[PDB]
This record gives sequence, C1' cells and structure tokens, in this order.
RNA sequence: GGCUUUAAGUUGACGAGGGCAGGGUUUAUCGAGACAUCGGCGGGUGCCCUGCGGUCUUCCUGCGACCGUUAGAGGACUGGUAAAACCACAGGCGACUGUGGCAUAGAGCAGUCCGGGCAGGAA
Repeated sequence: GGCUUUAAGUUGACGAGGGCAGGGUUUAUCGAGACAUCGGCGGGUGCCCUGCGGUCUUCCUGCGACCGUUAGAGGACUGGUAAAACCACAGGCGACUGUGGCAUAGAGCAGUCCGGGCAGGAA
C1' cells in the first nucleotide's frame, strides 16, 4: 500500500418548470462544468375518465375539439441575469455536511406573430 470480515458511519436528484374538482394510474417536463443523479420504498403540479368552467359564432342549447380561469392544440421568430460545479466561512479523524458569494442552460418557461367546429334557436 491492497484485499477480506465485523462494527460504527457517509452518500443516495443540481436547479428550472408544472396546480379547476372527483376518481384512476406510474410508463410524469427541461436542461447542467453533476455522471452511482445506480437501485429500492413513498410522494408528485403529468396522463386517462367524468363533472364544472373558458374558447372555437353576439347570445343560448346539443354534439364535437383544444384547454384550465392570463382557460388554442400545432408552427415560427426573439428571449432565457438557474443551481450544483468552484471559492469562502462553519462542523467532522474521515467519507462528507450547512450557509454566503460567483460563472454558466434548455423546455411542455417568457414575449410577439401565424393558426378556430357543426346543427338548432334567440336578440
């Protein structure tokens, strides 16, 4: 220095994004100077069905489609002043932990533009 055992420990998702109600479900978005973020268990703003609501026509009713109250799927263009990473301080023998500060994305995120049903009835 390497390996094995036992024991005691550490790690085990970095942010951005997403929420009408009930039920179902697990196969629930984006990217990172991370790469075990492997794996398991649980959850979850996704998805499916229904109800309600909005739009698709000024109004109403039925059906249908797309959505969820800033209530249009899909397309384009422009824009995305994140975290971790790293450094510092603090704690630990150590794996590593907490907080402060720093550089940097993409989208189903933001803005603008293109892009909308049928039938019946009522003003």